[PDB]
Context: one part of a larger RNA
């Protein structure tokens, strides 16, 4: 060079070398130890303590950082034992508990958060309608009762839309260190009952699984993450229980009280698996908006007409349906029965619908003729269709694949930095008679001074040179590195 | 708490640029 | 289970102490003492003083370590209050 | 109408309980401290940096290694310096007491004069003379030394040289626990030795001095009417003894408890030797025991 490793993809450096960190202990050679010199090789961490400093004026305390110990697991090796001889186990005993930055990218992952539908149900409004029915002046026709007019007031029921309202609240203890108050997360009581269960009931039974999803196409907030689990590992830990001590009393027992046994469910960590760099855009999608309820279907009930009491055909509806419906079967996967697909989801079948494509007709539009369109019928497929905007995924591939910084402006291409940031010194090559100097070494008892070494100044040419501003190079001295935690506040 | 010492001698390092003289 | 009250943070068992309560007065460690002084009781004293025996206590020795407060109980003796009634209100004469 | 009076001696009766003293004890530490005389100084150690074989050992020393902690010759190594690595070597603990007993710097002066030379320089007797710098025409001044010459320090220090192996027995306080062989005997005295009144075993320290005549001074004890003196004397822990003191309404008194003498400056001053350590007595009595003192 190239390979392994530090989440991936690339720069760069950091580490090994193809069993691919290191460094203890092991392992040698002494030594009677104590050690002394050599000396290769592993590895998750969770807790506790007890120092030393700390910010700070004292003190207080809490934290922060070092350091040692220390369960307990991990990893390694020595000793000893059995089995088996290897294969291992197993039981002392000892080290270690720790390493892979710095950029830019990198999440359909994940959490937190919005937003639906879906069952009730209350209430407002329309519509059946100014319909039934009230109250009912005048008037007709009686003769002394039978008619109900016009106008005034006007519904329930039923049906439909829209606003709401439920569908759980409240305390407690944990957990999210750093106390301290707030918010989720989790458990553990209680509560209210909306539903079913027995009842003409009025009561009384079981009662919060008293539904609920999806998100790549929403928001943010997380650089490493998610998911799994005979081996996973430690720690907190709500209750329940099960044990033992305090404590009290003359004494015992139980209940408050204390720890521990056991784990519902956190918090770190392990195995294992997966995913993990841009830009073109192939593919496959979502929302939003418009066509727009045009047109069409279906509606409580009306309007009028036929039958004939069965119902048709109509013609107005609050309104609704933007892809659904409606009977099967019951593949399948939930709910409750005494039990029956009985009931919710999607299975497919069967007919409707909706988008459509082939034909095969017949008209009819479109000046005619082609063609096209529309309705009728076959077979097919479709879940709405069409359109704008946005927005996601991103085959194959072919270039990009650190950060800044470059020219009037962009490209290629270059540079200079891999954590920056501020100084002090410099930055042309010989030669030098004398002088004065850094340094260093000598001689000096101390100043003084002499001598040698490696340079400087200053002059001589040379580079033309001088001087300022920027650009760069070189050696060397320093700094600040450095933070994290669900929020918000904070000092004690 | 905040601007106070240091960067010794040699070695190394562009005889780069641009402006005015 | 079967009187009253009274016990522990709270309960249960259990335990105590009362049988009409109440309120006072001595004490509430054992021995041993030379001399003192004192309770009580006997005697001698003709009152006072005095003396003598007998029970003992104060003080000192030592034990009990001890010393002083507070409560908790014993053990003697002494005293108090017992103690009211009626169908009902009111009451002295 | 209401708070006066008793509850006489002995017998009886928790040695309860709690709190608060105040004593001891029995660990610990910490200081202090000698129980056979006084006075002075003293009491720390365990074969010697630190560990281990072998010697020796009347004090503690030797020889090898292994290490440690300094120094360091000297090698590498570092462009000089400033360094950094090994080392060859070597130093490495140690109190106390008689007793004998140094110096070397370093402080304070000197650095002359005089003789014979024109001055120098020579030359003899201070010690009698040099150097750097710097001022001076000079010989010489004035500044640092060098070398010498007095003297006080150094110092009664260092280092020798004998002796020793010596903080014990127990005291006090402080905290904890607790609460009485925490009592006696006994010895001279103290125990951790010993237990019902008598045996046993250890300690009361190292090491110099404390010498003799004469004298002051305190004290003790006899004698002395006080005052004025006389006589013997003086170690030191016990003892018989003796005095205080201490009570129960005032005193006194005192079994027992307690304290003090018993149980007196082996002082002090001034002159003077220094002992041979013979090893009994005398010191010395009620008993032990030291100084001294003679053999």
């Nucleotide at each position: 060079a190239u390979g392994g490793c530090c989440g991936c993809c690339u720069a760069u450096g950091g580490u090994c070398g193809u069993c691919a960190a290191a460094u203890a202990a092991a392992c040698u050679a002494c030594g009677a130890a104590a050690g002394u010199a050599g000396g290769a090789u592993a590895a998750a961490g969770u807790g506790g303590a007890a120092u030393a400093g700390u910010a700070a004026g004292g003190u207080u305390u809490a934290g922060c950082u070092a350091u040692u110990c220390u369960g307990c697991g991990g990893u390694u090796u020595c000793a000893u034992c059995u089995u088996g001889u290897a294969a291992a186990g197993a039981u002392g005993g000892a080290g270690c508990u720790u390493g892979a930055g710095u950029a830019g990218g990198c999440a359909a992952g994940u959490g937190a958060g919005a937003u639906a539908u879906c069952a009730a149900u209350u209430u407002u409004u329309c519509u059946u309608a100014g319909u039934a029915u009230g109250u009912g002046a005048g008037g007709g026709u009686a003769a002394c009762a039978c008619u109900u007019u016009a106008g005034c007031a006007g519904a329930g029921g039923a049906g439909a839309a829209a606003a709401g309202u439920u569908g759980a609240c409240u305390g407690g203890g944990u957990c999210u260190u750093u106390g301290c108050a707030g918010a989720g997360a989790u458990u553990c009581a209680g509560u209210u009952g909306a539903g079913u269960u027995c009842g003409g009931a009025a009561g009384a039974g079981c009662a919060a699984u008293a539904a609920g999803a999806a998100u790549a196409a929403c928001u943010c907030a997380u650089a490493g993450a998610a998911u799994u689990c005979a081996a996973u590992g430690c720690g907190a830990g709500a209750g329940g229980u099960a044990g033992g001590g305090a404590a009290c009393u003359a004494a015992u027992c139980c209940c408050u009280c204390c720890c521990u046994a056991u784990a519902a469910u956190c918090g770190c960590g392990g195995u294992a698996u997966u995913c993990a760099a841009u830009a073109u855009g192939a593919u496959a999608g979502u929302u939003u908006a418009c066509u727009u309820a045009a047109c069409a279907u279906c509606a409580a009930a009306u309007u009028g007409g036929g039958g004939a009491a069965a119902c048709c055909c109509u013609u107005u509806a609050a309104g609704a349906u933007a892809a659904g419906a409606u009977a099967g079967u019951g593949u399948a996967c939930g709910g409750g029965u005494g039990g029956u697909g009985c009931c919710g989801u999607u299975a497919u079948u069967a007919u409707c619908c909706u988008u459509u494509g082939a034909u095969a007709g017949a008209g009819u539009g479109u000046a005619c003729c082609a063609g096209c369109a529309c309705c009728u019928a076959u077979c097919g497929a479709u879940g709405a269709a069409g359109u704008a905007a946005a927005c996601u995924u991103g085959g194959a591939a072919u270039a990009u694949g650190g950060u800044g910084g470059u020219a009037g402006g962009g490209a290629u291409a270059c540079c200079a930095c891999a954590u920056c940031g501020g100084g002090u010194a410099g930055u042309u090559a010989a030669g030098u008679a004398u002088u004065c100097u850094g340094u260093c070494g000598u001689u000096c008892a101390a100043a003084a001074g002499g001598c040698g070494g490696c340079g400087g100044a200053g002059c001589u040419u040379g580079u033309g040179a001088u001087a300022g501003a920027c650009c760069g190079c070189u050696a060397c001295c320093u700094g600040a590195a450095a933070c994290c935690a669900c929020u918000g506040c904070a000092a004690a | 708490a905040a601007a106070a010492u240091a960067a010794g001698a040699a070695a190394a390092a562009g005889u780069g640029u641009c402006u005015a003289u | 289970u079967g009187g009253u009250g009274g016990u522990a943070g709270g309960g249960a068992u259990a335990c105590c102490a009362c049988a009409u309560c109440g309120g006072g007065u001595a004490g509430u460690u054992a021995a041993g003492u030379a001399u003192u002084c004192u309770g009580u009781c006997g005697u001698u004293c003709a009152a006072a003083a005095g003396g003598c025996g007998g029970c003992g206590g104060a003080g000192c020795u030592u034990g009990u370590g001890a010393u002083a407060g507070a409560c908790c109980g014993c053990u003697a003796c002494c005293u108090g209050a017992a103690a009211c009634c009626a169908c009902u209100g009111c009451a002295a004469a | 109408a209401a708070a006066a009076u008793a509850a006489g001696a002995a017998a009886a009766a928790g040695u309860g309980u709690c709190u608060a003293u105040c004593a001891g004890u029995u660990u610990u530490g910490a200081c202090c401290g000698a129980a056979a005389g006084g006075u002075g100084u003293c009491u720390a150690c365990a074969u010697a940096g630190u560990a281990a074989u072998g010697a020796g050992u009347u004090g503690u020393u030797c020889a090898u290694u292994g290490c440690c902690a300094c120094a360091a010759a000297c090698a590498c190594u570092c462009u000089c310096a400033a360094g950094g690595u090994g080392a060859a070597u070597g130093u490495g603990a140690u109190u106390c007491u008689u007793u004998c007993g140094a110096a070397a710097g370093g402080u304070u002066u000197c650095u002359a004069a005089c003789a014979c030379c024109g001055c120098a320089a020579g030359u003899g007797u201070g010690a009698a003379u040099c150097u750097g710098c710097u001022c001076g025409g000079c010989a010489g001044g004035g500044u640092a030394g060098a070398a010498g010459a007095a003297a006080a320090u150094a110092a009664g220090u260092a280092a020798g040289a004998a002796g020793a192996g010596a903080g014990u027995a127990g005291g006090u306080u402080a905290a904890a626990a607790c609460u009485c062989a925490a009592a006696g005997a006994g010895u001279g005295g103290u125990u951790c030795a010993c237990u019902u009144a008598a045996a046993u075993a250890a300690c009361c320290g190292a090491c110099a001095u404390u010498g003799g005549u004469u004298g002051u001074u305190a004290c003790a004890u006899c004698u002395c009417a006080a005052a004025a003196g006389g006589a013997u004397g003086u170690g030191g822990a016990a003892a018989c003894a003796a005095a205080g003191g201490g009570a129960a309404u005032a005193g006194a008194u005192a079994a027992u408890c307690c304290u003090u003498u018993u149980a007196a400056a082996g002082a002090c001053a001034a002159c003077u030797a220094c002992a041979a350590u013979a090893u009994g007595g005398u010191g010395u009595a009620u008993u032990c025991u030291c100084a001294g003192c003679c053999u």
The RNA (Env38-Golld RNA, nucleotides 3 to 559; Env38-Golld RNA, nucleotides 402 to 833) from uncultured Caudovirales phage has 901 modelled nucleotides. The structure was determined by electron microscopy at 2.93 A resolution and released in 2025. The organism belongs to Maltschvirus maltsch, within Viruses. The reconstruction used 5,894,560 particles. An Rfam search finds the family "Giant, ornate, lake- and Lactobacillales-derived (GOLLD) RNA" in it.